[PDB]
Context: one part of a larger RNA, bound to proteins that are not shown
RNA sequence: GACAGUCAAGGGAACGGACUUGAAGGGCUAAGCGGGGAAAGAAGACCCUGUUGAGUUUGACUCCAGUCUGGCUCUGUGCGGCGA
RNA sequence: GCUUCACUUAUCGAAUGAAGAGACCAAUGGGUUUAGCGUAGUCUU
RNA sequence: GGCUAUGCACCGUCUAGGUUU
RNA sequence: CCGUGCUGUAAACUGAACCAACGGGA
RNA sequence: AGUUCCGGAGUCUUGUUUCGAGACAUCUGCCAGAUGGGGAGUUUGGCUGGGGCGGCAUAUCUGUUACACGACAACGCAGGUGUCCUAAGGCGAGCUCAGUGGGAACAGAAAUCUCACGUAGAACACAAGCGUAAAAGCUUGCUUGAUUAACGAUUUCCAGUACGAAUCGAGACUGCGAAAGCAAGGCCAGCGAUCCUUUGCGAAGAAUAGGAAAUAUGAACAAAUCAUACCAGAGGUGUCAGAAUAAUUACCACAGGGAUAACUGGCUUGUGGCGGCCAAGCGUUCAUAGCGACGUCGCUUUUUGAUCCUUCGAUGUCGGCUCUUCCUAACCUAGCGCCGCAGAAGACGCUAAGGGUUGGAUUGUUCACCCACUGACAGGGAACGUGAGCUGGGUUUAGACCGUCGUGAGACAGGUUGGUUUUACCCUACUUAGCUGGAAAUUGCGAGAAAAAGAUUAUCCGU
RNA sequence: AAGCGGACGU
RNA sequence: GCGAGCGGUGGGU
RNA sequence: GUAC
RNA sequence: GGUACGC
RNA sequence: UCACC
Numbered sequence: 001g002a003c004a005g006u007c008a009a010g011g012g013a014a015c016g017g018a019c020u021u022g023a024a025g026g027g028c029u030a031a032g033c034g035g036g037g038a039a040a041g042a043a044g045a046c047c048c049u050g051u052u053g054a055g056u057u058u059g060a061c062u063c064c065a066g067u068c069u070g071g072c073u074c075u076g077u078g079c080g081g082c083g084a
Numbered sequence: 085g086c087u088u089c090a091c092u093u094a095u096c097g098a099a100u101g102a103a104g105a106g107a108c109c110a111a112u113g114g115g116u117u118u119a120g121c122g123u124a125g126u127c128u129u
Numbered sequence: 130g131g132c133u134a135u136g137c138a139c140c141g142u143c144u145a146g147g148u149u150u
Numbered sequence: 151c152c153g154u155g156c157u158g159u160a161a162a163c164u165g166a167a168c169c170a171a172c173g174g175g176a
Numbered sequence: 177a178g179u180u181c182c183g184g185a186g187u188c189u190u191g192u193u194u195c196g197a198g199a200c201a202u203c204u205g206c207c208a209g210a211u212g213g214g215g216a217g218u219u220u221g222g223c224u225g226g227g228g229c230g231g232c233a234u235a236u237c238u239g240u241u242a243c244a245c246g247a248c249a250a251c252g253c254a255g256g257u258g259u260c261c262u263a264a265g266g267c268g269a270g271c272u273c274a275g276u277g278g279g280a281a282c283a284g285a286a287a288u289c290u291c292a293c294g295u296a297g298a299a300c301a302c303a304a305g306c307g308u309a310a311a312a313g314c315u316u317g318c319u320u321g322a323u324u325a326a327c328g329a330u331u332u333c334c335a336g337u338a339c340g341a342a343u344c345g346a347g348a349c350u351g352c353g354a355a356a357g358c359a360a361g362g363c364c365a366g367c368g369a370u371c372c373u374u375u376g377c378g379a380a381g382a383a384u385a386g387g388a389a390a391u392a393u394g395a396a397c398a399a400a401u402c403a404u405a406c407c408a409g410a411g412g413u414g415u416c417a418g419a420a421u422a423a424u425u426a427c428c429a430c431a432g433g434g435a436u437a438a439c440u441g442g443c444u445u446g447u448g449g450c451g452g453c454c455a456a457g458c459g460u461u462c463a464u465a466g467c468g469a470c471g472u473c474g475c476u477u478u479u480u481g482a483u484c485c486u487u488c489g490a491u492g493u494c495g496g497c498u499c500u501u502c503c504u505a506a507c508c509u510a511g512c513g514c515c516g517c518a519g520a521a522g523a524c525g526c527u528a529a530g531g532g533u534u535g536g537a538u539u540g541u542u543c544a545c546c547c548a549c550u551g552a553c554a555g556g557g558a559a560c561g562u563g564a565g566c567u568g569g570g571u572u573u574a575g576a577c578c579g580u581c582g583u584g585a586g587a588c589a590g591g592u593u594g595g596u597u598u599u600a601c602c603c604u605a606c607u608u609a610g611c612u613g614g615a616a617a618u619u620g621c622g623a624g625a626a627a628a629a630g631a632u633u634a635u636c637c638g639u
Numbered sequence: 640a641a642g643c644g645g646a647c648g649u
Numbered sequence: 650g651c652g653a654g655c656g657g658u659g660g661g662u
Numbered sequence: 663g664u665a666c
Numbered sequence: 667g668g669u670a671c672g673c
Numbered sequence: 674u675c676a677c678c
Base pairs, nucleotide, nucleotide: 003017007022008021009020010019026612027611028610030608031607032606035604036603037602039599040598047433048432049431050430052429053428054425055424056423057422060218061217062216063215064214066211067210068209069208070207071206072205076091078089080087081086095197096196097195098194099193105189106188107187108186120139122137124135146154172183173182174181221234222232223231230251235257236256237255238254239253240252258416259301260362261361265319266318267317268316269315270314271313273297275293276292277291278290279289280288299308300307302366305364321349323348324347328344329343330342331341332340337417350359351358352357372411373410374409375408376407378406391405392404393403394402441485442483444481446480448476449475450474451473452472453471457467458466494569495567496566497565499561500558501557502556503555504554507532508531509530510527511526512525513524515522534548535547536546538544575593576592577591578590579588580587581586635645636644647652649650654677656675657674664670665669
């Protein structure tokens, strides 16, 4: 790695390798090369949607530990005092 | 109900190898197995 | 009738001692 | 009578200290 | 001397190991309330010419859009609505309004009296439209029909559901009126489910019995409390057919979306570039040598806006650098015409895009701006040409700093600094480098010579 | 083109 | 088969 | 023995 | 130099 | 010495 692979214009999901009309093209090769294949990589990391999350924040909503405070308790014995 | 003064036995804390605490210096103390002797009032099986 | 309770007195438990005048 | 369990120190200068001596009553 | 028993080395225990605290809390356990992002769970509407802000087009009313039944959309146009009234309701009687004109002490444009005309030009709480004159308006008089209304039926919205509003009834009791009549609000907008809370009604007095007639239950019975039930309201859901809801994320995630934004392409061309037509004027004189207001008709797609067609299981998102080509609306060069062209320099124009169109300082820059050379330093296109060509300065993460903002986490088309640039060996294209058939372009045997001249038999040479 | 040059013999 | 002619290759100054 |  | 031209 | 006329 769908299949494949030459272009110009037209039209078209409004940038075609395939459709329309033209222009090219004998077959097969070796080394290059980076214009195309809107080349490969990866269910866009931006943006939006979802009655999907999650980290963090806080006078969001509902709570929870912690700290504090009151009650009785643990809690007995005396002499009194302020009370009703 | 509340309370501030003395208690200590619960409770708490610290220290110690639980190593010498208190008395004897004396009662607003004990004791029928330490209650011995009385003394007042009062009750009784 | 075996003795108690209250209130009080005494007795008993109850002993000794460094140092110091 | 006081004392309140007591043998040592009162500026301080690097010792030792055990496992009872001793005494009484039978 | 050996044992045992004492003292040396006091005895005593109403007993605590000793000291401190002590019925406190420096203890224990349960209730109770404040506090409490330290932590937990959850939420943070919708519509929308992308989302956010803004807004309401989220429930609703008149005019228009709306195209002469009715129905009809847009963050389409113009305004309203959540209230207000014991009369501003109901009814009867009387009256006529707005305005203008003639008049009357103080008294004028305007005070109040009087007369005339006055189809409503006034008023009807309000937005608007309808409607209305012995009234529907104004004044006055009595009033409470703004109550009840047996689960009657219907209309509008519509699914022919509920709600809101409304219409036509029947029944009770009434109001005003001599009567016929009118009146159960002020026509038409002004409002709200279940569940829960809550209120009203079901007077007592009858009943040999539950009926024609007495509300009912708490379930083994009975009384009295209490709760409940059935009926009709009220307390509310404006996101208005009705969950009880704050942010932040540049540390971020998931499922998706080209139903939808940022880059190219497309359309459009307001905007931005470039013209023509007309000729008031400029040019001493004069419309046009060169210009040309007021108008007007257009071309252009190197700007930007508007859109949302294509792409979100990805088209690598700036500018340089490099390299090639194209276009003409011509800066230089070749010919020219024309001038307010004497020459020299030059304005305007024509045919022409063949060729040329630089070196620098600052800036990441496109742009800009100066220095200097030049014959001249024209303007653009190619997916704002060109990142498996490069570069990475800049935008465009995670770090950090500053200012303004925020209570904070954080924000910032604000500044600053540091910040991985991956793959060709495939197809084509282009560059060069080889091999090799084929004219029925492989075959048909399918016969055409830029040719000779017996084209009928045949030696050439030169005409 | 009308003409005109020669061409191994057995 | 014998000859000749235009001719390709053979020997000496 | 002859020609470039 | 070495290929041609005579006989 | 070999081809051709």

Shown are 678 nucleotides from a PDB entry: RNA (rRNA beta, nucleotides 606 to 1601) from Leishmania donovani. The organism belongs to Leishmania donovani species complex, within Eukaryota. The sample was in a buffer at pH 7.6. An Rfam search finds the family "Eukaryotic large subunit ribosomal RNA" in it. The entry has 42 different proteins, among them Ribosomal L27e family protein, 60S ribosomal protein L7a and ribosomal protein eL6. The work is reported in "Atomic resolution snapshot of Leishmania ribosome inhibition by the aminoglycoside paromomycin" (Shalev-Benami et al., Nat Commun, 2017).